Context: bound to proteins that are not shown
RNA sequence: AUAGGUUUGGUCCUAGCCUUUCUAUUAGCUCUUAGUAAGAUUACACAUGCAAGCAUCCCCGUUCCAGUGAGUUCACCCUCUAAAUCACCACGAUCAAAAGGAACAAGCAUCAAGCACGCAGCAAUGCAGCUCAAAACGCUUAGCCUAGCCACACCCCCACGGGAAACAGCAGUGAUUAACCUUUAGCAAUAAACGAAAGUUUAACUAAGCUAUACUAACCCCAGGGUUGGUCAAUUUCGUGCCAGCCACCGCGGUCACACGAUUAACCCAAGUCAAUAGAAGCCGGCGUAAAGAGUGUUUUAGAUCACC
RNA sequence: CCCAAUAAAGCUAAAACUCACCUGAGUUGUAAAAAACUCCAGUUGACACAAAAUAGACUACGAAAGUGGCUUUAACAUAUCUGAACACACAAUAGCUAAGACCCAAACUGGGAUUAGAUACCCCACUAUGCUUAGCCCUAAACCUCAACAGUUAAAUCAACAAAACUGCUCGCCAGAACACUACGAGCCACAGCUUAAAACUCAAAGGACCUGGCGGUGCUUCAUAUCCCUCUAGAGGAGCCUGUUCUGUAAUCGAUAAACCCCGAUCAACCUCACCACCUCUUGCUCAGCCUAUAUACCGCCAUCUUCAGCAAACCCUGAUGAAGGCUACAAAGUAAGCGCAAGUACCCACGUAAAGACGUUAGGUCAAGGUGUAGCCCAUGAGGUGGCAAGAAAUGGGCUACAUUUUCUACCCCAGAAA
RNA sequence: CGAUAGCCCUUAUGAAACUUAAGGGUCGAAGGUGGAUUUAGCAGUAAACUAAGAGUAGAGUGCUUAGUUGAACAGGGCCCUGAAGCGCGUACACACCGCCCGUCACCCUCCUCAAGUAUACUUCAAAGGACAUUUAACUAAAACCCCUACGCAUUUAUAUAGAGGAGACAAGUCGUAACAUGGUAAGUGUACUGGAAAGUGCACUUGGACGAA
Numbered sequence: 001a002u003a004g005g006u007u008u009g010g011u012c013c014u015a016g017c018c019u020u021u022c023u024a025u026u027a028g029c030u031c032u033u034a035g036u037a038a039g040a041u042u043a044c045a046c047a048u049g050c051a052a053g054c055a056u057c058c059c060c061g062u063u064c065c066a067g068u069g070a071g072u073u074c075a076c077c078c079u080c081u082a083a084a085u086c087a088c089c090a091c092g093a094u095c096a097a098a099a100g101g102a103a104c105a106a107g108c109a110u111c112a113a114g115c116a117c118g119c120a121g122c123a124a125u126g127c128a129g130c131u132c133a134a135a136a137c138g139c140u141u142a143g144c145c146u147a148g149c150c151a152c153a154c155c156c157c158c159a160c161g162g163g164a165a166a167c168a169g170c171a172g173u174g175a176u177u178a179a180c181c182u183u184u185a186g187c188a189a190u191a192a193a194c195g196a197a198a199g200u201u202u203a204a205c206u207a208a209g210c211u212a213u214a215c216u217a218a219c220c221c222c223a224g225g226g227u228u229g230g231u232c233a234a235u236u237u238c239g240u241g242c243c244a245g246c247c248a249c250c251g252c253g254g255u256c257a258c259a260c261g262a263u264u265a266a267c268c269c270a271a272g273u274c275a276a277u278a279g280a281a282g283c284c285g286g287c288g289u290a291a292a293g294a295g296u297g298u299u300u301u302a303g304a305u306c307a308c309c
Numbered sequence: 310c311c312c313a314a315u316a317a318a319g320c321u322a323a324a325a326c327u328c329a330c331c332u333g334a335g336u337u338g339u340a341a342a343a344a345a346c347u348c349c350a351g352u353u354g355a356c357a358c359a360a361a362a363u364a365g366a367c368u369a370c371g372a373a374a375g376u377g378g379c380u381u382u383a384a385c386a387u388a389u390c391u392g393a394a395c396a397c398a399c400a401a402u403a404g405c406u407a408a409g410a411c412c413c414a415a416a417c418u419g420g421g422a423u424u425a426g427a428u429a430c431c432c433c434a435c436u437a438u439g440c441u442u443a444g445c446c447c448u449a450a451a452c453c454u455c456a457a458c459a460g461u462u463a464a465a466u467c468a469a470c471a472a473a474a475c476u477g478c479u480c481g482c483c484a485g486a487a488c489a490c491u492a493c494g495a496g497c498c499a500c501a502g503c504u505u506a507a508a509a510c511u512c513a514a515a516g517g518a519c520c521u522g523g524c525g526g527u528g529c530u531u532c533a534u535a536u537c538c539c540u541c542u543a544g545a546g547g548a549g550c551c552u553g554u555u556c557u558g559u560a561a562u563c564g565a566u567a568a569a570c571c572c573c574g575a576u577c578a579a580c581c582u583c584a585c586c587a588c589c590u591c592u593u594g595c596u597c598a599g600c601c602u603a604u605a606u607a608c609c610g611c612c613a614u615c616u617u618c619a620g621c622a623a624a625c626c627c628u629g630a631u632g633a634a635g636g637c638u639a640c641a642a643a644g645u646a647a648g649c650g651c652a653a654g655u656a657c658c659c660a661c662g663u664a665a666a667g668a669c670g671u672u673a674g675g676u677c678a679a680g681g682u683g684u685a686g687c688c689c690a691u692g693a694g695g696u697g698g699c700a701a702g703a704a705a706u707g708g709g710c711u712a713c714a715u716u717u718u719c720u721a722c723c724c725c726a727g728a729a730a
Numbered sequence: 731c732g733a734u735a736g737c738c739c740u741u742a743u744g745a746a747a748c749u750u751a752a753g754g755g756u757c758g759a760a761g762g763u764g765g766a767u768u769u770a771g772c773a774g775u776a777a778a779c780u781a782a783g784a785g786u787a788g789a790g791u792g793c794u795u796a797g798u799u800g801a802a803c804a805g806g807g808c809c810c811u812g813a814a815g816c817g818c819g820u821a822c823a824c825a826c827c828g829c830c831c832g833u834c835a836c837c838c839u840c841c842u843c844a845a846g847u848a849u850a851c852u853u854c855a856a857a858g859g860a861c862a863u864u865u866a867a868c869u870a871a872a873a874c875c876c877c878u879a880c881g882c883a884u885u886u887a888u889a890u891a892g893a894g895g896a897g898a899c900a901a902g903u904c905g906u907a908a909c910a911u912g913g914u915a916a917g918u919g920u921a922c923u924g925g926a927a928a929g930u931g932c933a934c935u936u937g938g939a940c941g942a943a
Stems, first nucleotide, its partner, number of pairs: 001020001003019004009520005021280006028274001029272001032218006038211002042175001044174003048171003053060001067152003077101003081096001084094002105141004113131002117129001118127003143149002154163003182208001184207003190204001191202004224269005229250003237262003245252002285483003288470002293480001295399004302391003315383006321361001327355003331351003335346002367377001369376002404445006413439002418434004452937001456479001458477005485512002494505004521823002523820003527817007537807001539806001541771005548711007556702002563574002585698007599687002602685003608681002610676003613672001615670001620649002625644001626636003655664003713764001717729004731762001736757001737755005777799007826912001828909001831905002834902001838897006846890005853883001854881001858878001859876001864872001915936009
C1' cells in the first nucleotide's frame, strides 16, 4: 500500500506470520575495457619509514591539518567584554575566551520519593525551605540538530604525580569474527608557517597501483546466478520411494516425483544472483460476546459551558 | 410524603428440643438395600441467644455489596459536570484470635451398599462454620459484564447474537496466544496471601458469531402385529455324527473369518477335479504367445445389511442487506417442475395375499481363484511333461441330522385288532 | 423309546474301496426334556411325514419345487429397545469406535531460587589543612618549589553444589474431570482431603433446561 497467501466440515469479524519495493554488508561461484565515489575491523600492542624552518642570532606557530564515536543534553539564542585582523591618542569596522538566564538523544515508572538540592539579610542574625505522578532524583544503549558541531590524543572522569615509554597523523606488522589498499612520486593547482625579498617544509593536498559496496559509455570475438505445485513468471524424463532431500508460508516422497540428484525447454536479472542480517518508526478503533469499565463514593491539581429552571 | 437504606435496645406467633401419665417393640431411612438408635414411636401440660410462609402477580431503599416478623430513637449530602493504581472511606460469603451458648444444617472424620479399583454421587453421628462482642490482607461470573453527566430517532440505517442505532467533555486498558490470577521489585495488623507486574523458548495461530450431518442413558405426542412382556407354538446352547475357523509334527494349498461369513467359493478334497510340496526332465520351451506370481488400496461384470423405506432429484424465482444456507401453513405467508423410487404393472386362485421389482450413497464391503482387464517381476522361468504324499486329532468352535415315553414301537393294516411297563 | 461310532462280508459303478450309496450277521456309547445366552412363526402359519429335479460314471445328514396331516395367542401401553411430527445442546465432522487432562522413570530447550565459591565492573579528591616575612631605593634590580585518599570502604555481571517450574516432543501402566441434562451441569473466592484428572459446605450468572391455556 492496487496488496496476496494462511484457522475451520463450511462462511463473517477485530487479526498473527511471510512475501511483493529500495538501501548498507558476508559466505558459493562468475567476472571485457576506460572513467567517477569509498576503503581499517575490534578504545588490544606496534617492528620499520615519512611526517615542522626560511629568516642577520630577536617575535612565530607544532591548542595547525589530520583521526577516534569508549564516555557524553558544555553544540543554538539573549546579556557583559579585553585579548586575534585592520589605521591608531581614542571613538569605530568582524570573529569570539569566561559567567548568568528559558528549551536542547532514545528506552525502563518493576527507578516514587529526591536528602539543603534554600530564603530573608552590606554584618555579627532568624526560619526550614525547594522539586516531582504533566515523569527531576535512579540504570542501559547510541555521537548529534551532516556549508557543520560536540569530548579526547596510552590510562588514572582532570594532571603535580603514579602505572612508564605509547602511530585515535599516514603506510604497513601480530590475535578471533565476514568487515584485510601501496612499508610510492611532487609542493607544479589550493591552503597553513614564516618574511624586508626572490624563497623552504607539509602522509593537508595533487596522481599513480588494488578492490562488484555503487554509478556511467562501449563491447561482431568473453555468459553466468536462482526458479518451474499455489502466493509469483515457467518442467518433457531418467533412478529411489515418508530412509535418502527442499524451501519464507500453504506442505511433499507409504512404486505415475510439473516438490529428491541429474542433461534438455522456459521463466526473473545480467557481469550478477539466490541464503542470512539491519534500516526505510504504524496506532484519531473500541472496552456485552475477539485482546479491553479495572466493585463503589469523595477528592488536590486539572478539562469543558453540557447552559437560560 | 414511603413500600425491605443503615445503627442501637426489647419479645417469639408457627416450626424444633427436653421433662411426665398411658399404649405399642418399634423409629429414621429409598427405585430397591443397608447401616444407625431399641432412656424408641404416638395425643397432651410445662420450653430459645440463628433463621422471620401467606403481604412475594409489589419495583421499593441504598454509591455498590446489600436490605422485606413487630415496637421506639437518630437518619439517607451537594441549585454546572467529569475527575485517581501520585490519596481517603465502605464493600456478599468463605479463613484467625481473645470471651459463651449450641435444636438444626454442614469442610473433615469413622461405619454401612454397588463397581476390577471409589478418599465421590445414597444413609448414619460429630468437628471447623452459620450466633453475640472487638481487632485482620480485602476476596467474586462484585454479570444487568454495557464508565459517568444530557439528548435523539420521517437528517442519521447495524458482520452475527444479545438488551435497535448515535451526538459533547473526561479517567484507566488494548493491540497473537499459551507461557504468566508468575519469580523478583515496590506496600501491607496478613508469614500457604493480597495490589501492581515480565523476561527466556515454540508456532501459523486463537477466540466470538451462523449453517448441515451424526449423537444426546434429550423433552412432548403417536406407533412396533412376531414385536416387549404380561403371553402362544417350534428350535440352538446338555449327548453322538457330519461339515466350516484356528492349532499340533510334517515339505505340504488361497480368499472370507462383527450386524451384511460358514454343509462359505463347491450343484463333490478317491484319479483330471490338488491354483500345495518332494523327485526325474524341457528350453518357439507349446499356441505369432503367456504367468493359477503379488495388488478389489485400478476396474468392467455378478451382489450384500442399511432400505421390513419415501425421497434423490437437470433448469429458474424469492428470503438470509447477494455468508456458510432455507423456502413449510387449502378459512393457505413462494413452487410449478424431464427422469429415477413407491404406487401405477406381469404371473399364481381375481380386486386379498404371494412372487417379482426397490435409486441417488455407506461399508477403500465379497469376488483380480464366474469371465476379461490396470501396475511390479520372469519368459534357459514363478512356465510346462510323469510318480508319491498333505484329507490324522493334544484341545478351543458355527450350522444340520438322530433321541430324551405311554401323544412310543412290532405282526400285518394306510389309522374299530392283538402285543412290548 | 431308538440307534451314532466301531468288526466282518456282500451288492451297482470305477484303472485301485482308503469316508462317499445301500444291505446282511452278534456285540453297541451318552441321554426320563438343556442354566446365563438366542431365532422363526398373524392360517395352509408353525410343526411332522413323503415324491421329483439340478448335481458325478460312481457320491452326503449337501441345494430346490410339490403333496398329506395340522392348533392357539391379534386385550394393554412403551417402564427395556426401535420408527414419524414438533424444540434444545453439540470443544465430533475419519463425524461418541469423536476430542480430552492428571501422575510415575527418562529424552531436547529455557528460566528461577539457593550458605558460598573466583574474576571483572560503578563511586573514591564536588572536601576537611597549612599560614609567612626579605636583603634593599645616585636608572631599579635579586628570593615565593609541602605530604593529604586505594583498601575485603560500595554496587552489579558471568558458571551453579543442590532444588523447582515452563515449553517443543511420543508410540510406556492406570483413571473420563470438561464438550449431550457428559450419564454427580458449568464457571468464581475460601478451608479441608487423597498418586491421579478431582470431591465437599458457604454466597453468585445461565455462556442449559424445567417441556410454556
Primary citation: Koripella et al., Nat Commun (2020), "Structures of the human mitochondrial ribosome bound to EF-G1 reveal distinct features of mitochondrial translation elongation". The RNA (12s rRNA) from Homo sapiens has 943 modelled nucleotides. It was solved by electron microscopy to 2.96 angstrom. Ions in the entry include magnesium and zinc.